About this RNA: IRES RNA (28-MER): 28 nucleotides with solved positions. The depositors describe the entry as "Solution structure of the St domain of EMCV IRES". The 2016 paper behind the entry is "An accurately preorganized IRES RNA structure enables eIF4G capture for initiation of viral translation".
[PDB]
RNA sequence: GGGCUGAAGGAUGGAGACGUCUAGGCCC
Repeated sequence: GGGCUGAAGGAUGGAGACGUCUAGGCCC
C1' cells in the first nucleotide's frame, strides 16, 4: 500500500438485557 473480516472485540455503567464510547483483528 492492497485485500479480507468484525463490530466481533475492548472499556464503562449494570448480575441482566440495555445504554454510551472506542474500532480493532487477520492475511499478502